Chili RNA Aptamer: 51 nucleotides with solved positions.
Ions in the entry include potassium, magnesium and chloride.
C1' cells in the first nucleotide's frame, strides 16, 4: 500500500429520512462484503500472508 478469512464491533442501537406520540419519546430505515446510492465512509477492529 493491498489479498483473504472472521466480526455490530469504536463512532453506534449516531445523524438524517418515515411512521406514531401523552411532544418527554417510541418505533422503522438497522448489521444480509456486492456492507452503503441519504450522511458520518476509503466505517472501525481481529487473525493470516504479499510489498
Ligand atoms: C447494536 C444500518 C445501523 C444499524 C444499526 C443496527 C444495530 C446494533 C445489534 C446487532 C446484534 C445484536 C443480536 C447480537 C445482540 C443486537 C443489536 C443492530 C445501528 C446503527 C446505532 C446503524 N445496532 N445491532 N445481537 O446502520 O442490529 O446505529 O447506523
Nucleotide at each position: 500500500g493491498c489479498u483473504a478469512g472472521c466480526u455490530g464491533g469504536a463512532g453506534g442501537g449516531g445523524c438524517g429520512c418515515c411512521a406514531g406520540u401523552u411532544c418527554g419519546c417510541u418505533g422503522g430505515u438497522g448489521g444480509u462484503u456486492g456492507g452503503g446510492u441519504g450522511c458520518g465512509g476509503u466505517c472501525g477492529g481481529c487473525u493470516a500472508g504479499c510489498c

Bound small molecules: DMHBI+ (V6T). Primary citation: Mieczkowski et al., Nat Commun (2021), "Large Stokes shift fluorescence activation in an RNA aptamer by intermolecular proton transfer to guanine". Entry title: Crystal structure of the Chili RNA aptamer in complex with DMHBI+. The structure was determined by X-ray diffraction at 2.95 angstrom resolution and released in 2021.